[PDB]
DNA sequence: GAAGAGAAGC
C1' cells in the first nucleotide's frame, strides 16, 4: 500500500 | 451499513 479469515459494539 | 478488536497472508 493491498488480500483473507474470526470475534465485539453501535 | 458504520466503526472497533484480534487472527492470517503479502
Nucleotide at each position: 500500500g493491498c488480500u483473507u479469515c474470526u470475534c465485539u459494539u453501535c